[PDB]
Molecule: RNA PSEUDOKNOT APKA27G
RNA sequence: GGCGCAGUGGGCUAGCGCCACUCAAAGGCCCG
Numbered sequence: 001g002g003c004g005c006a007g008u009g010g011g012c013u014a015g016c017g018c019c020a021c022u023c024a025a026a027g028g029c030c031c032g
Stems, first nucleotide, its partner, number of pairs: 001019005009031005
Other pairs, nucleotide, nucleotide, family: 002019cWW004024tWS020022cWS025026cHS
């Protein structure tokens, strides 16, 4: 410095990992 993970009913919430110059793996709850 980069990417990903909650938002295929709606709402809320922030985080953590690894590593890069290009690709791999996950936070949960309430209402309906």